Context: one part of a larger RNA, bound to proteins that are not shown
C1' cells in the first nucleotide's frame, strides 16, 4: 500500500464495500463487448477557402447603378454554401569513385619445408568467408568463437589521379556507384497526384433509409428515385358498382381503374445536399444439393433508433414520441412425452390320388382336390436323397372372456440453475396506457432552426459587462507534431587481481609492444576548483 | 583518480618538408649475392658541349593514453624492428554455489542404433558416382555453386597511322560463341536474320531435323502401299539435374534401401560448339560407403567457468485505451478474464 465480486459506475443506504442494475470509446461495417483499427498520459498546436443562381432584409423603381452593365418589376447594396495529413513515381540543375567497380601512375608485403618446373603441394604473416554455434536494441546497422579457402600469384597492399545517373563500371551476381541501386545523392518544379486509409474542434431541436439508367463503369460518378427548406393553388390517400384476351396447364394469392366514405395530404414552383459497396425473418419461384449464416429476383417487415420479452442475443415476438413520481392497469412472456407377455388341446382313414420322375409318398413340378369316420384340407408352415418325423386348420373339452395405433443409440476441457407430483385462475409482468405535474427536449449520412465560450474593434461598462461589427473563432482520437512525467524497472545491463607501510610486494595475462607514415588537434603535466569515469575522493 | 571546468606550462633541428639556370646533345647490352645455369611477362635508378653563377645555414612540422566506426565500441588500420619480450596489460564490485541457458572437461557397456544429412564432436582412413576440365571469379549484410571467366577451337567485321585501338598494321586488332585434352561434331537456307544482288550465299548464324495402314502364332518388322516436308533425330548417351507415367525392370549393395552402383531402355519431350560422348588431374560443390572415432544416440551423469540469485552502486528497450486483469459450458462479428447460467 492492500482485503471475496469482475468496463469500476449507477441506484442507492444508518453504513467505504458488501445487494441490485450495466458487454468502455473512436474510426469502420449488413453486422464489432469484439479476439477489427487508433490511442501510456498531461500541456500547447493542429482540419471547410468561392462562383452560377435561388433566398432574406434595406434603397430607388420603369427605370436601378458614383460613364461600362442590366431592365417586358426591375435595379442597386448586404447578409448566407464548397477541409486536413500521407505514396510510390516523374522532371530540371547541382553534388558526389576519401566506400566499392573497373584502370593510370610511381611504390610496398609475401617465414618455414617439400619440389625445385610450377596461375605445385604443406604451412606462417596476409587476404578471403565453407560450416556451426553463440549473437540478434549485439562488442558490432554483420561481429565472436571454433573450423575453413587461398597463401610467388589472375595474388595482397599503402599513396596520387580517372570515368557520374538518359550515366559509370561489371571474369552478368540485374553485382557495385558514401551502411533499403531494377538505378544514387541533395534542393527546386512542390502544398506533385492519389475514385485509396486515417482525421476533421461548443450546446440545444426538427425533418430524415434507397425503384433504376449510362458508364475502361460497378472501391467512382452524373441523370433518375428518395430526402431537406421555402414559395404557389388543389386534391392526394383510403376506395362501390361497371371495366382491363385470345392462345395456354398450375382454371393462385392479388393488380389495375375507382365514386362514396374516413382522412390531410397532395402537386406544381424554386434552390440543395447526401444515399446509389445490405443484412435477416415469412410468402412466391430461379440457381445448387428440394446443402449452407449460399447466390439471384418478387411482396411484405424488422434491423442499421426506443423498451419488454425469447438465457446470453443486430433480422422472431410485445411495443414505439420522448421530463420528473418511492402510484395504478397491462403486452409480449414458462414444454410436454414413456412403449413389446398370452392360447390351451388333440390327429385315424380310400391313398404313397394320378400324371411326369432313377424317386415325387399332404409339402421340386402339371391336373383334379372328390370323399370314410361325429370330426381332419388329396394340405397352411418346417422337415426327409425319396419316406418318416414336428406343427397349423377338425372333432371333444372350454368362457383365451387378447392390443390388432408403433418402439433406439456415439465424440472429443467439465453434468450443468436449484428444486417440486396436491390448499380452489389469479397473480407477476415496459420507456404500451392511465394517474399528478410538466412538455421543443431519444433514428447513420444529409438537411433546416435556435443559442453560445473566449478573442479583437466601435461605443457602453468599469470586481468583469452590453449592443452591434469582425475573425488564425472552441479538439476524450490523425501508428498526428513540440513539451513534460509515467508504465515496462528500480528490471536488462555495466564495473575494480590480492595484501600492505600506500613504499612495496604477490599472482596471472601478454591478443601484445617501441618507431614512422596517414590521420587528430591539447585531449590523464603542474595549481586550483569535488563538476566526474556507464560503480567509485 | 580524473580523460571535465579555470588558470598556467609546453614540442627548440642535425631528422623530415620546403630544391636545381640556359640551350642542344646524350642514354641497344634488365633483375635475381650477378658468378655458373635457363629463362620471358622484357624489365626503377647513367651524360656530354658552350654559356651563366661567389653565397650561405631562413622557414615549416616535433605534445598526449591520439584515427576511421554516432561511445573510453570484441570491428577496421600501411610501414620498419622485437619472434616473445628488457616493451605492454588484469579475466573475479561482495556473496552464494537453484532451474533454464551459455563455453568447457571427464565417462561405465554398445559405437550411428542419432539425424532430412555422421550436424556437432571425437578420429583423422576407403571405394566411388554427378556435375564443372584445372588456379580463379560472384550476389559488401541469407546463395561461393553445376553460375561466370579461363586455356583451346571456331564463327564474323576491318587493308589502315599523330589523343582510345596504337606510336600498333591481317601470324594484327576488334565484335561474339563455345570451354583444355581425347574421340567426334551427322541431315536442312522452305521460313527468319545477315550477306550478296544476274541467278543466289550463308547454320561453330536465329531455328528445325515426320505421318497412315498391313506383313514371320503373340511382341517386333528386314518388307510392302501411300501421303507429306528445307530437312525427316545421324553418331552418341540414356529412367539421368532431362514434363509426368516411376518407389520402371534387373544384378551388385543392407537382415531389411522410394537411397547408391552396373546394365537393359521408343527419351514420341535424350542428341552433337544453344556442342555429344569418354577420360587424367582438381573441388570448404551435390550423391553413396568401407574401416575407424566418438556423449549423435540408446540414456544421461558429474565438475569448473559464464550466466544465475542475494547485498551495494549505476541504471536502459520495445510495450502500455482504461482494468477492482478466476474456471466450466453456453452465447455471440461465427474461437470470452469482462455477455448468460453455474462454481
Nucleotide at each position: 500500500a492492500u482485503a471475496u465480486a469482475g468496463c469500476a459506475a449507477g441506484g442507492a443506504c444508518u453504513a467505504a464495500c458488501c445487494c441490485c442494475u450495466a458487454u468502455a470509446c473512436c474510426u469502420u461495417c449488413u453486422g464489432c463487448a469484439u479476439a477489427a483499427u487508433g490511442a501510456a498520459u498531461u500541456a500547447a498546436c493542429u482540419a471547410g477557402a468561392a462562383a452560377u443562381a435561388a433566398c432574406u432584409u434595406u434603397g430607388c423603381a420603369a427605370g436601378g447603378a458614383g460613364a461600362g452593365c442590366c431592365a417586358a418589376a426591375g435595379c442597386u447594396a448586404a447578409g448566407a454554401c464548397c477541409c486536413c495529413c500521407g505514396a510510390a513515381a516523374c522532371c530540371a540543375g547541382a553534388c558526389g569513385a576519401g566506400c566499392u567497380a573497373c584502370c593510370u601512375a610511381a611504390g610496398a608485403a609475401c617465414a618455414g619445408c617439400u619440389a625445385a618446373a610450377a596461375g605445385a603441394g604443406c604451412a606462417c604473416a596476409c587476404c578471403c568467408g565453407u560450416c556451426u554455434a553463440u549473437g540478434u536494441a549485439g562488442c558490432a546497422a554483420a561481429a565472436u568463437a571454433g573450423u575453413g579457402g587461398g597463401a610467388a600469384g589472375a595474388u595482397u597492399u599503402a599513396u596520387a589521379g580517372g570515368u557520374a545517373g538518359a550515366g559509370g563500371c561489371g571474369a552478368c551476381a540485374a553485382a557495385c556507384c558514401u551502411a533499403c541501386c531494377g538505378a544514387g545523392c541533395c534542393u527546386g518544379g512542390u502544398g506533385a497526384u492519389a475514385g485509396c486509409u486515417g482525421g476533421u474542434u461548443g450546446u440545444c431541436c426538427a425533418a430524415g433509409a434507397u425503384a433504376g439508367a449510362a458508364u475502361c463503369u460497378u472501391a467512382g460518378u452524373u441523370c433518375a428515385a428518395c430526402u431537406u427548406u421555402a414559395a404557389a393553388u388543389u386534391u392526394g390517400c383510403c376506395c362501390a358498382c361497371a371495366g382491363a384476351a385470345c392462345c395456354c396447364u398450375c382454371u393462385a394469392a392479388a393488380u389495375c381503374c375507382c365514386c362514396u366514405u374516413g382522412u390531410a395530404a397532395a402537386u406544381u414552383u424554386a434552390a440543395c445536399u447526401g444515399u446509389u459497396a445490405g443484412u435477416c425473418c415469412a410468402a412466391a419461384g430461379a440457381g445448387g444439393a428440394a446443402c449452407a449464416g449460399c447466390u439471384c429476383u418478387u411482396u411484405g417487415g424488422a434491423c442499421a433508433c426506443u423498451a419488454g420479452g425469447a438465457a446470453a442475443a443486430a433480422a422472431c415476438c410485445u411495443u414505439g414520441u420522448a421530463g420528473a413520481g418511492a402510484g395504478a392497469g397491462u403486452a409480449a412472456a414458462a414444454a410436454a412425452u414413456u412403449u413389446a407377455a398370452c392360447a390351451c388341446c388333440c390327429a385315424u382313414a380310400g391313398u404313397a390320388g394320378g400324371c411326369c420322375u432313377a424317386a415325387a409318398a399332404g409339402c421340386a413340378g402339371c391336373c383334379a382336390c372328390c370323399a370314410a369316420u361325429u370330426a381332419a384340407g388329396a394340405a397352411a408352415g418346417c422337415g426327409u436323397u425319396c419316406a418318416a418325423g414336428c406343427u397349423c386348420a377338425a372333432c371333444a373339452c372350454c368362457c383365451a372372456c387378447u392390443a390388432c395405433c408403433u418402439a433406439a443409440a456415439a465424440a472429443a476441457u467439465c453434468c450443468c440453475a436449484a428444486a417440486c407430483a396436491u390448499a380452489u385462475a389469479a397473480c407477476u409482468g415496459a420507456a404500451c396506457u392511465c394517474c399528478u405535474c410538466a412538455c421543443a427536449c431519444c433514428c447513420a449520412a444529409u438537411u433546416g432552426g435556435a443559442c453560445c465560450a473566449a478573442u479583437c474593434u466601435a461605443u457602453c461598462a468599469c470586481c468583469c459587462u452590453a449592443u452591434a461589427g469582425a475573425a488564425g473563432a472552441a479538439c476524450u482520437a490523425a501508428u498526428g507534431u513540440u513539451a513534460g512525467u509515467a508504465u515496462a524497472a528500480g528490471u536488462a545491463a555495466c564495473a575494480u587481481g590480492a595484501a600492505a607501510a600506500c613504499a612495496u610486494u604477490c599472482u596471472c595475462c601478454u591478443c601484445c609492444g617501441c618507431a614512422u607514415a596517414a590521420g587528430c588537434c591539447u585531449g590523464c603535466g603542474u595549481c586550483a576548483g569535488a563538476u566526474u569515469a556507464a560503480a567509485a575522493c | 583518480g580524473a580523460a571535465c571546468u579555470g588558470a598556467c606550462a609546453a614540442u627548440u633541428a642535425a631528422c623530415a618538408g620546403c630544391c636545381c639556370a640556359a640551350u642542344a646533345u646524350c642514354u641497344a647490352c634488365a633483375a635475381u649475392c650477378a658468378a655458373c645455369c635457363a629463362a620471358c611477362a622484357a624489365g626503377u635508378c647513367a651524360u656530354u658541349a658552350u654559356u651563366a653563377c661567389c653565397c650561405u645555414c631562413a622557414c615549416u612540422g616535433u605534445c598526449a593514453a591520439c584515427c576511421c566506426a554516432a561511445c573510453a565500441c570484441a570491428g577496421g588500420c600501411a610501414u620498419g624492428c622485437u619472434c616473445a619480450u628488457a616493451a605492454g596489460g588484469a579475466a573475479a564490485g561482495g556473496u552464494u554455489a537453484a532451474a533454464a541457458a551459455a563455453a568447457g572437461u571427464a565417462a561405465a557397456a554398445g559405437g550411428a542404433a542419432c539425424u532430412c544429412g555422421g550436424c556437432a564432436a571425437a578420429u583423422c582412413u576407403u571405394a566411388c558416382c554427378c556435375c564443372g576440365c584445372c588456379u580463379g571469379u560472384u550476389u559488401a549484410c541469407c546463395a561461393a555453386a553445376a553460375a561466370c571467366a579461363u586455356c583451346a577451337c571456331c564463327u564474323c567485321u576491318a587493308g589502315c597511322a599523330u589523343c582510345a585501338c596504337c606510336a600498333g598494321u591481317a601470324u594484327u586488332a576488334g565484335a561474339g560463341g563455345c570451354a583444355c585434352c581425347g574421340c567426334c561434331u551427322g541431315c536442312c537456307c522452305a521460313g527468319u536474320g545477315a550477306c550478296a544482288c544476274a541467278u543466289g550465299u550463308u547454320u561453330a548464324a536465329c531455328g528445325g531435323c515426320c505421318g497412315c495402314g498391313g506383313u514371320a502364332c503373340c511382341c517386333u518388322a528386314a518388307c510392302c502401299g501411300u501421303g507429306c516436308a528445307a530437312a525427316g533425330g545421324u553418331a552418341g548417351c540414356a529412367u539421368a539435374a532431362u514434363c509426368a507415367c516411376u518407389u520402371g525392370u534387373u544384378c551388385c549393395u543392407u537382415a531389411a534401401a522410394u537411397a547408391g552402383g552396373g546394365a537393359c531402355c521408343u527419351g514420341u519431350a535424350u542428341g552433337a560448339a544453344u556442342g555429344g560422348c569418354u577420360c587424367c588431374a582438381c573441388g570448404a560443390g551435390g550423391g553413396u560407403u568401407c574401416a575407424g572415432c566418438u556423449g549423435u544416440c540408446u540414456c544421461u551423469u558429474a565438475c569448473u567457468u559464464u550466466u544465475a540469485a542475494c547485498c551495494a552502486g549505476u541504471g536502459a528497450a520495445a510495450u502500455u485505451g482504461a482494468c477492482c486483469u478466476g474456471c466450466c459450458c453456453g452465447u455471440g462479428a461465427a474461437g470470452a478474464g469482462g455477455c448468460g447460467g453455474g462454481c
The PDB entry is titled "Human mitochondrial ribosome in complex with mRNA, A/A-, P/P- and E/E-tRNAs at 2.63 A resolution". This is an experimental structure of RNA (16S mitochondrial rRNA, nucleotides 1821 to 2703) from Homo sapiens, with 880 nucleotides shown. The sample was in a buffer at pH 7.5. The entry is indexed under ribosome, mitochondrial translation, tRNA, mRNA, 2Fe-2S clusters, polyamines, rRNA modifications, post-translation modifications, cryo EM. Singh et al. published it in Nat Commun in 2024: "Mitoribosome structure with cofactors and modifications reveals mechanism of ligand binding and interactions with L1 stalk". Released in 2023, the model rests on electron microscopy data to a resolution of 2.63 A. Rfam match: Bacterial large subunit ribosomal RNA. For this family Rfam cites "Crystal structure of the ribosome at 5.5 A resolution" (Yusupov et al., Science, 2001).